Context: one part of a larger RNA, bound to proteins that are not shown
RNA sequence: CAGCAGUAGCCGCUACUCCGCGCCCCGGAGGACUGAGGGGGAGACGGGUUCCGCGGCGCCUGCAUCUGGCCGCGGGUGACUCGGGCCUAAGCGGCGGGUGAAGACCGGGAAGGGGCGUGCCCGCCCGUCGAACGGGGAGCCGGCGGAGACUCCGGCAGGCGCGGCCCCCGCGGAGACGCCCGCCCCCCGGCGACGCGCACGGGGACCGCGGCGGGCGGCGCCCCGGCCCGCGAACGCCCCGCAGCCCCCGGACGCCUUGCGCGGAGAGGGGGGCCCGGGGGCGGACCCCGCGCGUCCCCGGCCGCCCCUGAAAAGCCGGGGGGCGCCGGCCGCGCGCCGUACCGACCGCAGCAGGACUCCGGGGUCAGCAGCCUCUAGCGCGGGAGCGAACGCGGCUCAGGGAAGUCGGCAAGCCGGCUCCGUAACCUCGGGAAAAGGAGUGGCUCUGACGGC
RNA sequence: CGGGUCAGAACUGGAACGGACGCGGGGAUCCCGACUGUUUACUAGAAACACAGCGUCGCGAGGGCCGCACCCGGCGCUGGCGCGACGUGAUUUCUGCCCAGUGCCACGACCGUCACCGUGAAGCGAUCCGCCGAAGCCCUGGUAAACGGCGGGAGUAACUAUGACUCUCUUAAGGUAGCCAAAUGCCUCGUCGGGCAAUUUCCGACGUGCAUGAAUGGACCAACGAGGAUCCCACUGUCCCGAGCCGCGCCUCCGCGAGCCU
Numbered sequence: 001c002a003g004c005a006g007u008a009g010c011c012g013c014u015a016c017u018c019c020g021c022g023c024c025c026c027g028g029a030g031g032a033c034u035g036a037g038g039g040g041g042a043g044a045c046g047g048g049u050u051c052c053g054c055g056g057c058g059c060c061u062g063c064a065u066c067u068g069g070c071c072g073c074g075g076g077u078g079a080c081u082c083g084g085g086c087c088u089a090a091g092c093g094g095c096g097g098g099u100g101a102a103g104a105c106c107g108g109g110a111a112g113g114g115g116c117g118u119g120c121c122c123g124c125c126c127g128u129c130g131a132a133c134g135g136g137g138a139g140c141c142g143g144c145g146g147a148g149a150c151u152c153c154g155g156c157a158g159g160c161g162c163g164g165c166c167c168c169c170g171c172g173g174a175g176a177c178g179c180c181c182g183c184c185c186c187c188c189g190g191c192g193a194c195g196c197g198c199a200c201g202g203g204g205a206c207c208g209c210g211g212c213g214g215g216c217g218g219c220g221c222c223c224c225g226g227c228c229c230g231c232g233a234a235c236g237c238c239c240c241g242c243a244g245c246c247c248c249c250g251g252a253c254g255c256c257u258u259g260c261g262c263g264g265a266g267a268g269g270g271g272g273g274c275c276c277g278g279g280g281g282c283g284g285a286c287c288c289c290g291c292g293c294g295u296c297c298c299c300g301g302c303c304g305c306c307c308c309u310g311a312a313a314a315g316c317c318g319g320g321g322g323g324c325g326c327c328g329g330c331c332g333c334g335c336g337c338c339g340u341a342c343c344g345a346c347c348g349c350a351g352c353a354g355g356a357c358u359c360c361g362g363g364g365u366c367a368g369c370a371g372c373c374u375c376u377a378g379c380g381c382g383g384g385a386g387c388g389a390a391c392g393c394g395g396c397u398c399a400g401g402g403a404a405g406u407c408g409g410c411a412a413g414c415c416g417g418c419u420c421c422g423u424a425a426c427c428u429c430g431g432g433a434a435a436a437g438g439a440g441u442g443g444c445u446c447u448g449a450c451g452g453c
Numbered sequence: 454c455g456g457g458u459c460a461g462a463a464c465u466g467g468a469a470c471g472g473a474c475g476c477g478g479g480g481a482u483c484c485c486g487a488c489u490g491u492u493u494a495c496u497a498g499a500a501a502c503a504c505a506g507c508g509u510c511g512c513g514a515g516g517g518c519c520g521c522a523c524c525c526g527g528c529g530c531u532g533g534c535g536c537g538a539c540g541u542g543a544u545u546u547c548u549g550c551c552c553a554g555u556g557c558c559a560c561g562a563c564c565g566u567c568a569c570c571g572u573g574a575a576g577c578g579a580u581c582c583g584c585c586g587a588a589g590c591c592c593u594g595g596u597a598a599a600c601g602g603c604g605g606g607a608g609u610a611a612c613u614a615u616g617a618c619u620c621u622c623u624u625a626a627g628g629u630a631g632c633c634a635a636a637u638g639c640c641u642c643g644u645c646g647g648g649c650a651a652u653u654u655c656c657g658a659c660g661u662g663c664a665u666g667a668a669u670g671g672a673c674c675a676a677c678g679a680g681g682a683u684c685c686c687a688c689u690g691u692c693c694c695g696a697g698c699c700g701c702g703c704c705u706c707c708g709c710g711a712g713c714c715u
Stems, first nucleotide, its partner, number of pairs: 002715002009709002016030005033378002040360004046343002050341001051075006060068001081157001082339003086135002091129001092127002097106003108124001113122004139156005159335008170179003182324010195305003200300007207292005212230005235283006244274006254262002306310001346355002362374004383707004391702008400693002404691001409688001417441005426431001428543001442465002445462006451454001466470001478686007485678002490502002506541007517528004545672003549603003554600002556596004561592001565590002571584003575580001604622005631665001632662001643659005
Other pairs, nucleotide, nucleotide, family: 004713tHS006007cHS006710tWS007711tWH008710tHS011702cWS015031tWS020021tHS021025tWW023383cWS024063tWW031380cWH032379cWW035374tHS035376tHS036375tWH037369tWS038376tWW049077tWW052146cSS056058cWS057059cHS057060tHS057068tWH059070cWS061067cWW061351cWS068069tSS075147tWS076077cWH079340tWH080138tWS080158cWH083132cSS087313cSS088131tWH088312cSS090130tHS095110tWS096107tHS100103tHS112125tWS134311cWS135313tWS135314tWS137159cSS140233cSS144149tWH156234tWS167327cWS168326cSS173175tHS173176tHS175247cSS176272tSS192314tHS193313tHH194312tWH199301cWW218223cWW232285tHS233285tWH234284tHS242276tHS243275tWW250268tHS251266tWS251267tHS252263tWS252266tHS253263cWW254267tSS256260tHS257259tHS259302tWS306308tHS327328cHS342345tWS343345cSS344346cHS344356tWS344357tHH348352tWS366368tHS366370tHS399694cWW402689tHS402691tHS403409tHS403410cWH403689tWH405691cSS406408tHS413688cSS415477tHS416476cSS422436tHS423435tHS424433tHH425432tHS427430tWS428430cHS444463cWW471476cWS485500cSS487676tWS492499tWH505542tHS507598tWS513532tSS514531tWW516529tWW541668cSS543674tHS547667tWS548668cWH551625cSS552599tWH562591cWW563564cHS564591cWW567586tWS567588tWS574581cWW576579tHS597600cHS602626tSS609617tHS610615tWH616617cHS616618tHS623627tWS624626tHS628629cHS628666tWS629667tWH630666tHS634641cWH638640tWS648654cWW649651tHS667670cSS
C1' cells in the first nucleotide's frame, strides 16, 4: 500500500409524534416505559477532578449534533458531638541471647519499672503494631448557596476539662429500699459482653376507613360515589408501665399458659419495693377528631436444640479493710491533628448484553417480597426511510390418523390453584401418597354460625 | 360497635366460570449407588469422591507419628471413651478352605556368616597372618477384614439317557453359601417360556461359568436419583404431507464503513 468493495455490517434492553426548531438539544401538548430484589434515592471499595458556571465544535460523541463524562477559561470539599487517631481478635513484630561460611533465621530464665518527691516505699518478664463493618463520653430542629453541610447561620441541648467565689466528714424505713454526689492504696466483684429456632405478647413507623376544614378536576346521564393538603424533633421535670424479681402477715388441692409452669426450701389472698431501648402531661411550640386489619423493625417472658455451648481488651463503676479530708452549688473560659466534591465515571485493550458488597421498600389481584397492571421518582440509549420475494431467527393455528418418524417420544404437546369424595402391591412400619382416579368453582339476591360491653 | 372467615339456598347467563397470569403428565418393571452432600473454572455431574457404620494396626511421655540446613518445631490448652495409620462403605442375612510364594512379627535362638576398633605371633620397617564377632541375614515358630490363591482322566443303575457310586494321577489348598449369557459368556443373534402380525432389544428360567464368588466383600433390599434400560395409558406436525399467518433480519434508499484470502 491493492483487489476484494461503496462489499460484510450498524437484530438484546416494547416508542415515539405535532408545533416553537432540528428523528437525537430545550419548551408545551399527546402517547409509552423502568415497575419499591427499580433504568428510584444513598454509601463501602476502586477511580482521581470526571463536580459547578460561562463559552465552543478543531478531536471524540462507530448516523447527525446547536448535545456531552469532549475542548478553553474561571471556581468549588469548613466538625468539642460523624468517621480516623485509642482497644484488643485471628495474626505480625521485638526480646540478654542461640545457630549458620554468610545473607539471615530461631528465642523465657536475663541484675529487665514506677510512685510520692528526695528519702522512703512498691514491683519476676514486651509492643502509642493489627478492624473508615467488632468495643467506644456526648446532637437535634429550621433556614441559606451555583457547586458544601449531623461541619455554615439562627435556636435549643449534651459531654469533658480548667479558673474564681460560697462551700457539708448522714439521715429515713418494720423490711424490700429511699433521699441531698468524699478521695488514695491492697484485695474481691460488676459493666463492657455476645448462639440458633417455630410460635406468643408489647411499642414504633407505614398502611386503610369514617368525620370536619381548605383547594381542584371532569360533567352525553349519575354524582354529599373522584383527586390533593390538614405538620410537631433531641432534650428537662412529674406521672403511668404488662410480664419478671424481691419484702410483710399468715399457714394451703390451689394458682395459671397458645404451649407450659409453680407451691411447706412457704402457694392463694391482702398490702408494698425494684427494673423495664416505652407511653401520657407541661415545656421546647399559640398541637383537626375517631377507628382498624395487615406489613416491617425492635423489645419481652417462656419453651426447644447441640459427641456444636455460641470473642477479647481499653475504659468505667461498686464492696471490704486501711489511710486520709471540705465536695458540691453558682459564675466564667476552652475543646488541638487528619477525611469530607462527584461516580457503579470501577475491572475486562472501549462509553464492552460479562463481573462488581450493603441500606430504605407504597396500591390492586393474591397464600405470597411470585407473575400481571400501577402512584412517587427517573427516563426514550451503535441513526433513519421504503418494500412487504426466497431463506433464516423467535412465535401461532391446523381436517382424518395418532410414534407408522427416529439410534432413541429428541422437540412440542397433555396435567396443574382450591374444596369434597376415593386411594393398591410392597415396606426398615417412619412411608409409598398429590398414589391411581372422580366431582364442583362466574354473576346477582338472600339465610345462619363465631366476639364486646 | 368491630371483624373477617366458614357453611347453605333461589334466580340467571352460547352446556360458562383457577375465563389473562401463575401452576405435577401418569403407571408396570430391570441395573447401579443406601440416603442429604462433592467434582474435571472453558467439551465428562456419573455407576466416580465423601458419608454414618464395620474391622485391623501402632503407642503409656525417657513414647509414637510428622516437620526441619542448623538452632528448634506440629499433633499437644493433648493422655487410650485419646492420638495417629490403613481398608470396606446405611439397614437385613452372612463372611468358607490355603502360612507352600512374597510381606510383616518374635523380651525366640545365638548355629554359620558378617565391620571398624582391640589384642597375639612374625618382620629392619612399610606390612602380613590369627583371634575376637553389634545389628542384619541365615535358623525355629506365628500371622490371610496382610498381598494374594482356590485340579484333571476313566468306568458305572433291568429300553434309552444321566450318574448317587468305584478306580486313578495330583495340590499349599483343590471355589463352600450364594449368584449368572448380569455394566462380567469367546462360541453367541446360546436353549426354553412371556409379551408382538412380525423382536440381534426386554423380562422369567436353565448352567462343567473362554475368564462368577464372599470386607480385593457375597446375596437382598423400602425410601431417594437433571443416573443407564424395556413396556402400557394419555398426548400431540415426530410423521403420512404439508398449508396459511405474525414480528425481526434479509432486500431497495440516505449517512457510516471493515476482516479473511491472493
The PDB entry is titled "60S subunit of the Giardia lamblia 80S ribosome". The RNA (28S rRNA, nucleotides 1128 to 1846) from Giardia intestinalis assemblage A has 715 modelled nucleotides. The entry has 40 different proteins, among them 60S ribosomal protein eL18, 60S ribosomal protein eL21 and 60S ribosomal protein eL31. It holds a match to the Rfam family "Archaeal large subunit ribosomal RNA". A reference for the family is Yusupov et al. (2001), "Crystal structure of the ribosome at 5.5 A resolution", Science. Gene Ontology terms of the family: ribosome and structural constituent of ribosome. Rfam 15.1 lists 2,955 matches to the family in 1,139 species. The 2024 paper behind the entry is "The Giardia lamblia ribosome structure reveals divergence in several biological pathways and the mode of emetine function". NCBI's taxonomy places the organism under Eukaryota, Diplomonadida, Hexamitidae, Giardiinae, Giardia duodenalis.